Shown are 593 nucleotides from a PDB entry: RNA (21S mitochondrial rRNA, nucleotides 1295 to 1940) from Saccharomyces cerevisiae W303. The work is reported in "Translational activators align mRNAs at the small mitoribosomal subunit for translation initiation" (Bridgers et al., Nat.Struct.Mol.Biol., 2026). The entry has 74 different proteins, among them Large ribosomal subunit protein bL34m, Small ribosomal subunit protein uS3m and Large ribosomal subunit protein bL33m. Method: electron microscopy, resolution 3 angstroms. The entry became public in 2025. An Rfam search finds the family "Bacterial large subunit ribosomal RNA" in it. Keywords: Mitoribosome, translation, RIBOSOME. Ions in the entry include magnesium. The reconstruction used 22,558 particles.
Context: one part of a larger RNA, bound to proteins that are not shown
RNA sequence: AUGAGUAACGAAAAAAAGGUAUAAACCUUUUCACCUAAAACAUAAGGUUUAACUAUAAAAGUACGGCCCCUAAUUAAAUU
RNA sequence: AGAAUAUAAAUAUAUUUAAGAUGGGAUAAUCUAUAUUAAU
RNA sequence: AUUUAUCUUAAAAUAUAU
RNA sequence: AAUUAUAUUAUAUAUUAUAUAU
RNA sequence: UUAUAUAAUAUAAACUAAUAAAGAUCAGGAAA
RNA sequence: AUUAAUGUAUACCGUAAUGUAGACCGACUCAGGUAUGUAAGUAGAGAAUAUGAAGGUGAAUUAGAUAAUUAAAGGGAAGGAACUCGGCAAAGAUAGCUCAUAAGUUAGUCAAUAAAGAGUAAUAAGAACAAAGUUGUACAACUGUUUACUAAAAACACCGCACUUUGCAGAAACGAUAAGUUUAAGUAUAAGGUGUGAACUCUGCUCCAUGCUUAAUAUAUAAAUAAAAUUAUUUAACGAUAAUUUAAUUAAAUUUAGGUAAAUAGCAGCCUUAUUAUGAGGGUUAUAAUGUAGCGAAAUUCCUUGGCCUAUAAUUGAGGUCCCGCAUGAAUGACGUAAUGAUACAACAACUGUCUCCCCUUUAAGCUAAGUGAAAUUGAAAUCGUAGUGAAGAUGCUAUG
Numbered sequence: 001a002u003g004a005g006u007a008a009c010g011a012a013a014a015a016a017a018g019g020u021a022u023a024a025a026c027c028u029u030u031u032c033a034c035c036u037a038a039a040a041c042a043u044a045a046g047g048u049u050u051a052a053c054u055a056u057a058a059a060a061g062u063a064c065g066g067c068c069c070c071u072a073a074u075u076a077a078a079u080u
Numbered sequence: 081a082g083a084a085u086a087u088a089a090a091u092a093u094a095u096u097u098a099a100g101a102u103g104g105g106a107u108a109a110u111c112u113a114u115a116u117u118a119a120u
Numbered sequence: 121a122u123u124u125a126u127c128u129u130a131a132a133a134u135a136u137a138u
Numbered sequence: 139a140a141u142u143a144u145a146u147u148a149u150a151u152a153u154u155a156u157a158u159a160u
Numbered sequence: 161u162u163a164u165a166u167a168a169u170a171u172a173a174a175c176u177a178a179u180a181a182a183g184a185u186c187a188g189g190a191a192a
Numbered sequence: 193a194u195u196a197a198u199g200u201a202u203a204c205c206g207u208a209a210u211g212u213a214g215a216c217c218g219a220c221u222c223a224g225g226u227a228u229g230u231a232a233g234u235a236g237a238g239a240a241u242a243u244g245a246a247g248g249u250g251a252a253u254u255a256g257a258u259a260a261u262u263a264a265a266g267g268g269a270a271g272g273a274a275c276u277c278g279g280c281a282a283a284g285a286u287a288g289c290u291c292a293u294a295a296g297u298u299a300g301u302c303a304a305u306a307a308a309g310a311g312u313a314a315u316a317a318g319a320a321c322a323a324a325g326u327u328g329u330a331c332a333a334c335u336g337u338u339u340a341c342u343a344a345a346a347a348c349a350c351c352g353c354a355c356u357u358u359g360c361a362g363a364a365a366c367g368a369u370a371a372g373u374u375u376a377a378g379u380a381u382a383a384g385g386u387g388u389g390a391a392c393u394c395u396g397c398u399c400c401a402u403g404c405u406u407a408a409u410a411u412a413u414a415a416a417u418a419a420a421a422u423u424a425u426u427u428a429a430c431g432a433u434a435a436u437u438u439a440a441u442u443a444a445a446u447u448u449a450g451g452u453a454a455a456u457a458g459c460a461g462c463c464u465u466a467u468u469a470u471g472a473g474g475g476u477u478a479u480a481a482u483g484u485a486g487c488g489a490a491a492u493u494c495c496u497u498g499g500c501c502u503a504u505a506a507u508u509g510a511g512g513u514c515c516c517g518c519a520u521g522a523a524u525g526a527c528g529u530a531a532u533g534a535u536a537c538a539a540c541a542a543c544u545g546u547c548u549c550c551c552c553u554u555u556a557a558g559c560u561a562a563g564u565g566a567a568a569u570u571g572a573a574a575u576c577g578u579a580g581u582g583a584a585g586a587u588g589c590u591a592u593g
Base pairs, nucleotide, nucleotide: 001570008564009563014031015030016029017028018027019026032250033249034248035247040230041229042228043227046210049057060112061111065205066204068105069104070103072102074099075098076097078096080094084093085092086091113202115198116197117196123183124182126180132146133144134143135142149177150176151170152169153168154167156165157164158163185188216225217224233243234242253562254561255560256559261557262556263555264554265553266552267551268550270548271547274546279543288321289311290310291309296302298390325540326539327538328537329536330535331533332532336348337347352388353387354386355385356384357383358382364374365373366372393526394525396459397458398457401456402455403452404451405450406449407448408447417439419437421436424433425432426431460477461476462475463474464473486520487517498514499513500512501511502510573587576593577592578591579590580589
Other pairs, nucleotide, nucleotide, family: 002569cWW003568tHS004567tHH005006cHS005565tWS006566tWH007565tHS010220tWW010223tHS012251tHS013032tWS013250cSS020022cWS020023cWH024253tWS034039tWS035039cSS036244tWS036245tHS036246tWS038231tWS038246tWH044211tHS045211tHS045213tWW047050cWW047209cWW047215cSS050208cWH051052tSS051056cWS059064tHS059207tWH061108tSS062108tHS062109cWH070191cSS071101tWH071190cSS073100tHS079095cWW081082cHS081083cHS086370cSS087368cWS089368tHH092371tWS101103tHS103189tHS118195cWH119193tWS122184cWW125181cWW132144tWH134135cWH136140tWS136141cWH137140tSS148178cWW158159cHS158161tHS164165cWH166167cHS171172cHS185187cHS186188cSS209215tWS210215cSS213226tWH218222tWS232244tHS236238tHS236240tHS241320cSS244245cHS260558tHS269549tWW272544tHS272546tHS273279tHS273280cWH273281cWW273544tWH276278tHS283543cSS287288tHS287312tWH292308tWS293306tHS293307tHS294304tHH295303tHS296530cSS297300tWS298529cWH301303tHS328510tSS333530tWS333531tWS334350tHS338339cWS338345tWH339343tHS339344tWH351389tHS353454tWS358362cSS359379tSS360378tWW360380tHH362376tHH363375tWS363383tWS367370tHS369370cHS388523cSS391528cWW392527cWW394522tWS395523cWH398480cSS399452tHS399455tWH411445tHS412444tHH413443tWH416442cWS420421cHS423434cWH427429tHS458481tWS465471tWS466470tWH479481tHS483484cHS483521tWS484522tWH485521tHS486526tSS488515tWS489496cWH489498tHS490492tHS493495tHS504506tHS509538cSS522525cSS545549cWS572588cWW581586tWH
C1' cells in the first nucleotide's frame, strides 16, 4: 500500500442566554437530571507537580506525623 | 592461652552486639515542659 | 490487661390495682 | 397486698442557695 | 473567692472512652 | 528505676491536588485491581430498600433516522413443558412481626426459615428491598479445599478408627557435609510415618509370593598378616625379583524354623442323589486358604431395552424385586438410616414466550451527515453457469450457454 475513509470513538441527560455577528467539546448564570453508608468530605500507599503554580504547598507540643527511646517477625564481609 | 564450632573455597552454625514496625512511649486550656549534676 | 457479655433479684416517685 | 414499669439499681455539667486567707 | 463539704433542678433513641464485676477454652506480645 | 539543685531563646523532614481514580497497578484519559474514618433528614431491625439537604458531576464524539437484524427490558388472547439431551432460560412469593409447626431422628425446634394454617387495616387493583415448593435414588457423615484463565465434584481435608517407629546421648526431615536446627524448652495419654475417613450393625478365611521381625552353638565368602611343604627368571655363586596350600583366627548376607495382612497381598475346579427343573448329603484333584456376614443388570452386567411390579395414551430414563455376580465384598473397609449438598438421575404440584406461534412496545447499535480513524488478509488479476478433463471436487483447461 489493500481491507478503507470501512469497524470503532469504551457503562452516562441534557437545554438556552452571555463571554464571542469565535464554540456541541472551554468559562459563567438559570432550568433538568445522576451519585448520595457515594461519583461527597478527610486521609494512607503510589505517581511524568498532574494542584487554585514560579510572588507555589507556613509546626516547640497539648488530636503532629515522622525524626528520637524501646523492641516483635527477621537481618547482618559485624562479634567470640 | 594458638584455639567459639564445622567446612574443597565460597561459606554455614551457636553466642554477643547493631539494625529493624505493622506495636508501646511523660505533661498539657485553669494550657503545658522532655535536659544536666545528687540513689539504682 | 486475648476474645466475649453488662443479670431473675434490689430503692424512691410516678402509670400502676388492690 | 400488688408487682411491674421505668431515670437510676455505675461515670461524663450547668445552674440555685449555706463560706473564705486580703 | 484559688480548693472544697453538698442539699436541690433538669434525657428520648443510638454511639463514644473510662470503671466495676465475670464467661468459655482455643489459656491470650517484647522491650526502655 | 524516685526525690531534690540548676536548666529551657524550643533543630530537621511531611503538609498542594489526585487518592472506587483522566492525576496509582493494568501496553490506552482501559466498565478490571486498590487501605481507613464521617458518611443530613424521613423510614425502617438494619450500614437492607425508596427519596435526597449540602457537595460533586453530567464525560475527546456530535445531529438526524429509529429498515432487516443484534443486545438489555415490559406486555400478551386460547393452551400450559406439547420445546429440549435436559423445565436451560423465564415465570411463580397472599406478611417481613406475633402465634402454630409433622413423619423420621444420631434427641440437636436436626428436620425448621418445616409444608398447610391463624392474628393484625386489606376487599377490583394501586413503591423498592428480604423471602423461590415437596419426594425417591446414587455418591460423600457434616462446615470447609481444589485445577489464578474450559472440570467445584463422587476428588482433597476433616473429627473418629487401626497399625507401626522412637527411652530422649531417641525416631523423623534438612545440612557441596558437618557443626547444628525444627521436632521441643515437648517425654509413650508425646512425636513421626502409613491406610481408613463421624456414629449405629459389623469387619469372615490365608503368610504361597515381596518385605518387616525373632532365634537357629546350621553356612559362603571380600579386605586385612606375624610362615613357607615351590615353581619361573637372573646370577659362578650365595642372593635378588614374580606363587599354591595351612592358622586357635576371622561378618553382615545367605537358607532353615517360626511371628506379622487395619503390612504389600490372595480367597479353585470337577461329578450324581430326593425315577423332575434343581440339588440339604456325598465323591475327587490342586492350595497358604477356597469369598463368610452383607450387597447385586450396581457411577461394577458384554449379552442388555435382562424377567416382573409401580409409573405414561405410549417410557432404552426413575424406583421396588429376582439372581447364570462376562468381571461385588468387608478399614483400596461392607451394609442401612437422620441432617447436610449451587453434586448426578427421576416423579408430582404451581408457574410460565420453552413451545403450538408468534405479535406489539422501549433504550443502545445497525442506516444517513460532520470530525478522528484500526485489523487479520494480500504471487498478479480484466475474479460467470453447466457437462467433460485434470495431482482424481475448475472464476482461469476443452465444448457450449